[PDB]
Solved structure of RNA with a sequence from Enterovirus A71, 41 nucleotides shown. The PDB entry is titled "IRES-targeting Small Molecule Inhibits Enterovirus 71 Replication via Allosteric Stabilization of a Ternary Complex". NMR data were recorded at pH 6.5 and 303 K. Released in 2020, the model rests on solution-state NMR data.
RNA sequence: GGAUCAAUAGCAGGUGUGGCACACCAGUCAUACCUUGAUCC
Ligand code: UYS
Numbered sequence: 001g002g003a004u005c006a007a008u009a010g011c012a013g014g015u016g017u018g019g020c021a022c023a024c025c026a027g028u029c030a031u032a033c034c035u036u037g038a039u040c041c
Stems, first nucleotide, its partner, number of pairs: 001041005012035009
C1' cells in the first nucleotide's frame, strides 16, 4: 500500500506501570490509559 473477517461494544478488546513469591520458565494481586480488534500478501 492492497485484500478478508466486525458489531448482543466498554458485563468486550487492546496497551503501559508497580508490588508479592519461585532459580528461570512462569504464577498472583493492584493501578492507569486507549477505542474497532483479528487474519493474509
Ligand atoms: C465494537 C463493537 C465489539 C468491539 C470489540 C475490541 C466497537 C466500536 C466502536 C463504535 C464506534 C466508535 C468506535 C468504536 N463490538 N468493538 N472491540 N476488540 N477492541 N465487540 N460494537 O470487541 C460496535 C458493538